An RNA structure (Small ribosomal subunit rRNA, nucleotides 13 to 985) from Saccharomyces cerevisiae, in which 854 nucleotides are resolved. Among the 72 different proteins in the entry, which are not shown, are Large ribosomal subunit protein mL41, Small ribosomal subunit protein bS21m and Small ribosomal subunit protein uS12m. Entry title: Glucose treated mitochondrial ribosome of saccharomyces cerevisiae class I. It holds a match to the Rfam family "Bacterial small subunit ribosomal RNA". Rfam 15.1 lists 42,628 matches to the family in 10,626 species. The structure was determined by electron microscopy at 3.2 angstrom resolution and released in 2025. The entry is indexed under Dextrose treated mitochondrial ribosome, RIBOSOME.

Context: one part of a larger RNA, bound to proteins that are not shown
RNA sequence: UAAGAAUAUGAUGUUGGUUCAGAUUAAGCGCUAAAUAAGGACAUGACACAUGCGAAUCAUACGUUUAUUAUUG
RNA sequence: AGAUAAUAAAUAUGUGGUGUAAACGUGAGUAAUUUUAUUAGGAAUUAAUGAACUAUAGAAUAAGCUAAAUACUUAAUA
RNA sequence: UUAUAUAAAAA
RNA sequence: AUUUAUAUAAUAAAAAGGAUAUAUAU
RNA sequence: AUAUAUAUUUAUCUAUAGUCAAGCCAAUAAUGGUUUAGGUAGUAGGUUUAUUAAGAGUUAAACCUAGCCAACGAUCCAUAAUCGAUAAUGAAAGUUAGAACGAUCACGUUGACUCUGAAAUAUAGUCAAUAUCUAUAAGAUACAGCAGUGAGGAAUAUUGGACAAUGAUCGAAAGAUUGAUCCAGUUACUUAUUAGGAUGAUAUAUA
RNA sequence: UAUAUAUAUAAAUUGAUUAAAAAUAAAAUCCAUAAAUAAUUAAAAUAAUGAUAUUAAUUACCAUAUAU
RNA sequence: UUAUAUGGAUAUAU
RNA sequence: AUAUAUUUUAAUAGUCCUGACUAAUAUUUGUGCCAGCAGUCGCGGUAACACAAAGAGGGCGAGCGUUAAUCAUAAUGGUUUAAAGGAUCCGUAGAAUGAAUUAUA
RNA sequence: UAUAAUUUAGAGUUAAUAAAAU
RNA sequence: UAAUUAAAGAAUUAUAAUAGUAAAGAUGAAAUAAUAAUAAUAAUUAUAAGACUAAUAUAUGUGAAAAUAUUAAUUAAAUAUUAACUGACAUUGAGGGAUUAAAACUAGAGUAGCGAAACGGAUUCGAUACCCGUGUAGUUCUAGUAGUAAACUAUGAAUACAAUUAUUUAUAAUA
RNA sequence: UAUAUAUAAAUAAUAAAUGAAAAUGAAAGUAUUCCACCUGAAGAGUACGUUAGCAAUAAUGAAACUCAAAACAAU
Numbered sequence: 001u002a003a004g005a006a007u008a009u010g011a012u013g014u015u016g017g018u019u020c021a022g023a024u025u026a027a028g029c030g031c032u033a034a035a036u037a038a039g040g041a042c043a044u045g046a047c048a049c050a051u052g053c054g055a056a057u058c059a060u061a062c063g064u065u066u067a068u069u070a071u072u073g
Numbered sequence: 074a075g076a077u078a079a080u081a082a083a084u085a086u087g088u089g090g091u092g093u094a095a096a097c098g099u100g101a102g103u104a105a106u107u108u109u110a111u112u113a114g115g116a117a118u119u120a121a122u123g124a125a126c127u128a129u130a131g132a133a134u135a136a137g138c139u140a141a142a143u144a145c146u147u148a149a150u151a
Numbered sequence: 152u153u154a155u156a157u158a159a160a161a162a
Numbered sequence: 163a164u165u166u167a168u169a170u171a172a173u174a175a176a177a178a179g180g181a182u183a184u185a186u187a188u
Numbered sequence: 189a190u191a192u193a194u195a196u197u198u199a200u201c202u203a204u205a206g207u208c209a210a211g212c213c214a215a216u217a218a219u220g221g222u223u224u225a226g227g228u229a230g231u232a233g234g235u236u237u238a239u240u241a242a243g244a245g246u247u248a249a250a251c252c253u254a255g256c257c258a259a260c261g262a263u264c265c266a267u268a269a270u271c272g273a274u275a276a277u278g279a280a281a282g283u284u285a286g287a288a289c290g291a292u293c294a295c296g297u298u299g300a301c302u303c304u305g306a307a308a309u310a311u312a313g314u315c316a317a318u319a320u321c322u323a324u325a326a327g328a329u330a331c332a333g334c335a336g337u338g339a340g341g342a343a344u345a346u347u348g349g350a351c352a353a354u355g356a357u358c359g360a361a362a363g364a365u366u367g368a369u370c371c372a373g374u375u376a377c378u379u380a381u382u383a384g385g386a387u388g389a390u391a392u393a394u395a
Numbered sequence: 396u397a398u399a400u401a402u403a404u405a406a407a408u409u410g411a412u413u414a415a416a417a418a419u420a421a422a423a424u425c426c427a428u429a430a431a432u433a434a435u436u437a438a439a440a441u442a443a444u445g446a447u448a449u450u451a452a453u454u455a456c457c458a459u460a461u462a463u
Numbered sequence: 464u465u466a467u468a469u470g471g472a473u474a475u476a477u
Numbered sequence: 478a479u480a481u482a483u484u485u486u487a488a489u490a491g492u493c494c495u496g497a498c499u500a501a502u503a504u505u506u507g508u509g510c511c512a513g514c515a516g517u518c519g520c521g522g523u524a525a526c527a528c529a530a531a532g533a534g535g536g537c538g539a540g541c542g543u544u545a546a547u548c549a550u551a552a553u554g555g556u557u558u559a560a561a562g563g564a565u566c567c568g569u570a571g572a573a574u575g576a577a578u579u580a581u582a
Numbered sequence: 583u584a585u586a587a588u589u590u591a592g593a594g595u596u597a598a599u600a601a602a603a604u
Numbered sequence: 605u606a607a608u609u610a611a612a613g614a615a616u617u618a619u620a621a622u623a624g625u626a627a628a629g630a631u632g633a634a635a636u637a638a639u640a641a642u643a644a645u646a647a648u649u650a651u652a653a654g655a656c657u658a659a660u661a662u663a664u665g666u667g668a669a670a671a672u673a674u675u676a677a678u679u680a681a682a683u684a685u686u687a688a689c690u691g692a693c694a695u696u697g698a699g700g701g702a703u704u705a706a707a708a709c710u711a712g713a714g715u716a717g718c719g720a721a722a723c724g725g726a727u728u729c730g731a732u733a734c735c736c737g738u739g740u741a742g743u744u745c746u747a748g749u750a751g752u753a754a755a756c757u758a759u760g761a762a763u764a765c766a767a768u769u770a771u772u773u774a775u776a777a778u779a
Numbered sequence: 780u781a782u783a784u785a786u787a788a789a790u791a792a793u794a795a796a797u798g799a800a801a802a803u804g805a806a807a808g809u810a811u812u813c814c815a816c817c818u819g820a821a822g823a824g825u826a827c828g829u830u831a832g833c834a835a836u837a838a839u840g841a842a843a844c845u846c847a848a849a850a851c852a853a854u
Base pairs, nucleotide, nucleotide: 004020005019006018007017010854015849022548023547024546027544028543029542030541031540032376034382035381036380037379038378039377040375041374042340047338048337049336051335052334053333056091057090058089061088062087064083065082066081067080068079069078071076097296098295099294100293108218109217110216111215114213115212119210123208125207126206127205128204129203130202132200134148135147136146137145153171154170155169156168157167158166159165160164179198180197181196182195184193187190188189219266220265221264226257227256228255231254232253233252234251235250236249237248269292270291271290272289274285275284276283277282297317298316299315300314301313302312318330319329320328321327322325346372348371349370350369354368355366356365357364358363390405391404392403393402394401408417409416432455439447456471457470458469491537492536494534495533496518497517498516504531505530506529507528513520514519552818554817555816556815557801562814564703565702566701567700571696573695574694576589577588578587579586580585581584592693593690594689595688596687597686598685599684600683604681605680606679607678608677609676610675611674612657613656616653617652618651619650620649621648622647627639665672666671708749709748710747712745713744717743718742722738723737724736725735760813761812762811763810764809765808767793768792769791770790771789772788774786776784796803797802819846820845828839829838830837831836
Other pairs, nucleotide, nucleotide, family: 004550cHS006017tWW008013tWH009011tHS013799cSS014559tWS014850cWW015560tHS016848tHS017847tSS021550tWS025545cWW026043tHS044340cSS044341cWS044344tWH045339tWS046099cHS046295tWS053367tHS055092tSS060360tHS061085tWH062141cSS063084cWW066067cWH067079cWW068078cWH073074tWW088142tWS090358tSS093095cWS094305tWS096311cWH098332cSS101294tWS103269tWS104219tHS104267tWH116211cWW117212tWS117242cSS119241cSS120209cWW122124cHS122306cSS123125cHS131201cWW132177tWS133199cWW138144cWW139140tHS139142tWH139144cWW149177tWH150176tWH161163cWW185192cWW186192cWW211242tWS212243tWS222261tHS222262tWH223827cWW224263cWW225258tWS225259tWS225261tHS226262tSS230233cWH230252cWH231232cWH231255tWS234245cWH240242tHS247248cWH260572tWS272286tHS274288cWS278281tHS295332tWS296332tSS301309tHS303310tWH305307tHS310312tHS331334cHS331335cWH333367cSS334367cSS335347cSS341343tHS345373cWS350352cHS351366tHS351368tWH352370cWS352440tHS353369tWS359361tHS376539cHS383490cWH384426cWS387423tWS388419tWS388422tHS389420tHH393401cWW395400cWW410415tSS411413tHS413415cWS417418cHS419421cWH428487tWH429486tWS431484cWW433454cWS434453cWW435452cWS437450tWH438448tWW441443tHS445446cHS445447tHS448450cHS459468cWW461467cWW473482cWS474482tHS475480cWW488489tWS490491cHS490538tWS493535cWW493536cWW494501tWS494535cWW495501tSS499500cHS499501cWS500535cSS501534cSS503532tSS508511cWS508525tWH510522cWW512525cWW519527tWS521525tWS555561tSS555815tWW556561cSS558800cWW560817cSS565668cSS568569cHS568699tHS569698tWH570697tHS571813tSS573694tWW576692tHS582583tWS590691tWS590692tWH591692tWS614655tWW615654cWW623646cWW624643tWS625643tWS625644tWH626640tWS626641tWS627644tWS631633tHS633726cWS635725cSS635736tWS637638cHS654716tHS661673tHS662673tWW667670tHS669703tWS696697cHS705752tWH709833cWS711746cWW715716tHS719741tHS720740tWH721739tHS727731tWS728730tHS731733cHS750835tWS759807cWH766806tWH767805tHH773787cWS777783cWW778782cWW794804tHS795804tHS795806tWW798800tHS798801tHS799851tWS802807tWS803807cSS806807cSS819848tSS821844cWW822843tHS823842tHH824825cHS824840tWS825841tWH826840tHS832834tHS832835tHS
C1' cells in the first nucleotide's frame, strides 16, 4: 500500500444506469515484421483416421541346429 | 551315411523368465449416498499381501509330467 | 500367525 | 477390556537350478 | 563318460526387522434451479448370519422396529474433472482461470462381467455394442503413445535427429530396447534482448 | 598564438509571410562494431561415448611466457 | 587489464 | 636479411489516433444529412477539428489495432418524496439479539 | 470464557383506590 | 371498541282521503318520462315499505389494521396510581396462522332512496361523456366465499437517549 | 377545591442533528436489535409452470428482443 471521467438537466446540484481510462489473455483476426536466447502451442467433434514407430529382453532358464577336430571318421 | 566329447559359431518361429496397474494422453462421465482438499481425527484396534531392495538366520528333499527344464502337477520336511 | 488354558502387569 | 510371559493344537506355507574351476576314485 | 564333495558365482528359497507401500472410517469445505417440496422403503436404526485384512444396509441373508432426510433447501434435474507454495487482476478482502508447473481424480470406442494378480471390472481377457480390414477365422483392429491425415473450427507444429545426457525394462556380464527423455524443426502465442553512434542547415573567390 | 575570421559571389527544397513549421530532419564528414574471414574450440561427461552442432564462446600473423 | 621482448608468419625497395 | 605492415566490415518500423472523454493548434482540401465515421457524447443541410485526404502532430513499438473474454474501476448502500416497508397484527423456528450482582473455571 | 447462587430496572400477575370510555 | 338482542327519528317513494287549479318539474337554456285536465304539482291529513342516523363532532378518541360517533341491554377488551407477588419469564419473527375497505361472487329474505348497465332527452361538428328522465344488476340483511386498495403518515416493530416554547390533557399534590 | 406548583400523555411551533433538497423534529436525529424489501429503463407483475378459488381472479414469477437512457427536490 484504496484517486477517477463522460453521459440527465434550460440550469443546478441527487438517484441511476451506461460507457472510457488500466492491467491482462491458452486468444483469433487485419496491417507488416530483423537476429538471438528462453517458455508455450486442438480450448472446437473422449469426430474419423492411409502409413512408421511408441516394449522388449533373456542364447548363463529348457530346447534347436550346423563347425571343426578329439574319439579316426 | 552319423554321433560320448573339446570348443567354433547360428537360432528368442519350439517350451520358458520377467518387463508395459508404469508412463503418455484427454476430460467423457463424475456435485460425492464414497470424489477431491485439508488439520490430523480416528478403529474394527487393518497386514505381510510384499509386491523388491537392505541386514541377519536358516533351507533348497521325492515322484509325475512336456521332447526336456528354473514350465506345470502331486507329495515330504521347516 | 490364530484358538484355548494359566500367571503377572494396567506399564 | 488391554499388554507381556509360559504351555498345548489345527495347521502349516515352501523351494530351482544354471555357469566356471577343484578334487576323488570308477 | 559318470558323479560324491564344497567353493566362487550367478542365482534360489523361508523367516524376523526395516524401508517403499496398500485397505477402511470420521470431521469440516466444496456450482445453479424449489417455476424440483415433499423425499425415503435397505430407506432409518436394531439384532443375528454370509463373505471380507477388516467397521458398516457394503453386499448377500435372516429376522425386529419405525425411522431417517428436508425452506440453514431435501429428493430431483442441469452444468463442471478437482486443486496449489501455479497463472491472472486489485489496495485488500477477494475475483477469475485451469493452457502452462505441479497434486488429485477419472477414462483410453461403449457396456457389462471374469481371470490374473498384494493392488485392476486392467488400453488385458470374456461376451455383447458401434465402425473399419486380413478376405472369411468360437478372426483382427479402435492413435485420448509420437509423427501425420481428413473433418469440425476464428484457432494450435515435423510422417525430424539421437539414445550423448537423465531416467525405465531385460540381461551374471558383454550391451539390447526405449516417439519416456534429450535435442533440433514449424509458429512474434508469451518473455527477453538487440536492431549505430558522434557531428552536422549551403558552396564558392579573396584576404 | 591569436582574434569580432573577413568580404564578396551567388544559389538556397517542402510548406510559410511570422511566434508556421518539416528540420539535425536528410547530406558529406565522421566512428565503431554485427556480419563476412582465418584462427579457434571450451562445457552439458566421461572410462569412453555430445544427437544438438554452422557448437557456445573466444578470436584477430602467431606463438612464448611476460606484466596489471 | 596490460605490456615489452624474442623468434618464427610475413616484410619492400634495393 | 629489416626499418615496419600485419583479413575485412554495414545499418534498416510500422501501427493507431489528433471534437470532448483522451496527449495530439500550421494549416488546408474534398464532399454536401449524401458519401462515411462512431466505446461514449455524437459528427455530416452555405467556410466539417468528428466523413476522405494533405501537411503538421501525438501514442505503442516488432509491434499496432480490433474483437473476444477476465480482474479492477463504490455499497467505508440503502427503502416519506427517486428501485426500494409486508394491509394488519398474533406468533413457531432463528445455527437471531437481550437485566443486574457475585463465584467458579 | 458456562455453570451455579443471589437482585429487581425489563416483562409479567393479583388486588385496592382513582376515574370513567364506549 | 367488538359481537348479539331490543328500541327511536327526520325525511323519501308509493298509496288512497281531502279540498284547490292549470300548469308542474328540471337546466346554462332547454327538451323528454308512466308528470298533469284520467285534476297534476303545492297543501293537509292517513297507511305501507325500506335505507339511513343532524347538531354534539375534534375521529378528540377507540380499535392490530380494516374500521368507528341515534339510544339502551347483555357479554368481552381496553386506564392511571399505589400495594403484594413473579423473578428476565424478553426484544419480533422466516415460514404459519387471523383479521382484512370498496367492488365482485354463491345461497337464501328484503328492495325506500341511490345508481353501473340499459333506454330516452339534451348539448355538440360529432357526444356510444360531462348535463337531464326512467332506471336493472348492486348498494341492505343472513350465511358464506374470496383476500386484494393512494390497505398512505406513500414512513415495519422494539428499546435507550437529546435543547426549548405554547396548547390540549391525564394526574398527584398544595393552603 | 381554587389556586399556583411538580409529573406524565398527546397536539402545534422550533434548536441541534440529519437530509439530494422539500422537510423530519422526540423521528427522517444519536445509537442498538430483529424482520420485510430494492439494485437502470422498457419488455413485465407479462408469458409459462404451480398452488388456491364456484368464478372473476389471487399468489408465485422468468427470459429473449431494444435503448443510454430513466427518476426525484430545490430554481